[PDB]
Entry title: Hepatitis Delta Virus Gemonic Ribozyme Precursor, with Mg2+ Bound. This is an experimental structure of RNA (precursor form of the Hepatitis Delta virus ribozyme) from Hepatitis delta virus, with 73 nucleotides shown. The entry is indexed under HDV; ribozyme; RNA; U1A; precurosr, TRANSLATION-RNA COMPLEX. The entry also contains small nuclear ribonucleoprotein A, not shown here. An Rfam search finds the family "Hepatitis delta virus ribozyme" in it. Gene Ontology term of the family: RNA nuclease activity. From the family's description: The hepatitis delta virus (HDV) ribozyme is necessary for viral replication and is thought to be the only catalytic RNA known to be required for viability of a human pathogen. The ribozyme acts to process the RNA transcripts to unit lengths in a self cleavage reaction. The ribozyme is found to be active in vivo in the absence of any protein factors and is the fastest known naturally occurring self-cleaving RNA. A reference for the family is Ferre-D'Amare et al. (1998), "Crystal structure of a hepatitis delta virus ribozyme", Nature. Released in 2004, the model rests on X-ray diffraction data to a resolution of 2.2 angstroms.

C1' cells in the first nucleotide's frame, strides 16, 4: 500500500480549507511520476445474469487504472 518491490523526481515541519478511496471515513489516513507481482471479501457500492415456489447461509465481476491548494513559521 489491501501486501510488495523497481525506476525516477523531490528543502523541512506545521496550521486553514477542499478533494479521494471496495480492504482500518476520518483530522496523530492519503492527494509527486512510471513500471511489474500478489492476497482477502461480496458487507457496502456498482455492473452483468436471473421471473424463480421457500422454510438450510451461499449467482458471477469490478473499484487506489483514487484525489488540491492556501497560510505560518
Nucleotide at each position: 500500500u489491501g501486501g510488495c518491490c523497481g525506476g525516477c523526481a523531490u528543502g523541512g515541519u506545521c496550521c486553514c480549507a477542499g478533494c479521494c478511496u471496495c480492504c482500518u471515513c476520518g483530522c496523530u489516513g492519503g492527494c509527486g511520476c512510471c513500471g511489474g507481482c500478489u492476497g482477502g471479501g461480496c458487507a457496502a457500492c456498482a455492473c452483468c445474469a436471473u421471473u424463480g415456489c421457500a422454510c438450510u447461509c451461499c449467482g458471477g465481476u469490478g473499484g487506489u487504472g483514487a484525489a488540491u491548494g492556501g497560510g505560518a513559521c